[PDB]
RNA sequence: CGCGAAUUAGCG
RNA sequence: CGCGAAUUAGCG
Numbered sequence: 001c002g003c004g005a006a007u008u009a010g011c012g
Numbered sequence: 013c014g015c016g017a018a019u020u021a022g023c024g
Stems, first nucleotide, its partner, number of pairs: 001024003005020004010015003
Other pairs, nucleotide, nucleotide, family: 004021cWW009016cWW
C1' cells in the first nucleotide's frame, strides 16, 4: 500500500 | 447497508 473483519465518530 | 477517515488484529 491492497483486501476483508471489527470498533469509533462523521456523511449518504 | 454504503462511503471516505482513524484505530485494533489478520492476510497478501
The PDB entry is titled "RNA structure with 1-methylpseudouridine, P1 space group". An RNA structure (Chains: A,B), in which 24 nucleotides are resolved. Ions in the entry include magnesium. The 2024 paper behind the entry is "RNA oligomers at atomic resolution containing 1-methylpseudouridine, an essential building block of mRNA vaccines". Crystallisation conditions: 10 % v/v MPD, 40 mM sodium cacodylate, 12 mM spermine and 80 mM potassium chloride. It was solved by X-ray diffraction to 1.01 A.